[PDB]
Context: bound to proteins that are not shown
DNA sequence: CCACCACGCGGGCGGTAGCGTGCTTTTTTCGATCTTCC
DNA sequence: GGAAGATCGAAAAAAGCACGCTACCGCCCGCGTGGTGG
């Protein structure tokens, strides 16, 4: 300091 | 006469029209047939 | 021989797409209409 849509990102059969 | 700041009411947007377009699955309705009869 | 059930696919309408975390950037109507000052 409350919440909604976008983005990119961790760990997820080696 | 003009621009900035407040204060209450409607509603897709804008615009002398049209915007959208790379799932799947499961249910619900509806033309069209068709079928069967009474 | 037409009018009620049937039944058939095709089409349209609703639901549902794993769990936890972490940062960022927007955005929390808004457009008229009136009050008022330079």
């Nucleotide at each position: 300091u409350g919440g909604c849509g976008g983005u990119a990102g961790c760990g997820u059969g080696c």

The PDB entry is titled "backtracked E. coli transcription complex paused at ops site and bound to RfaH". The RNA with a sequence from Escherichia coli, together with DNA, has 90 modelled nucleotides. Ions in the entry include zinc and magnesium. The sample was in a buffer at pH 7.5. Among the 5 different proteins in the entry, which are not shown, are Transcription antitermination protein RfaH, DNA-directed RNA polymerase subunit omega and DNA-directed RNA polymerase subunit alpha. The entry is indexed under transcription complex, pausing, backtracking, RfaH, TRANSCRIPTION. The structure was determined by cryo-EM at 3 A resolution and released in 2024. Primary citation: Zuber et al., Nat Commun (2024), "Concerted transformation of a hyper-paused transcription complex and its reinforcing protein". Lineage of the source: Bacteria > Pseudomonadati > Enterobacterales > Enterobacteriaceae > Escherichia.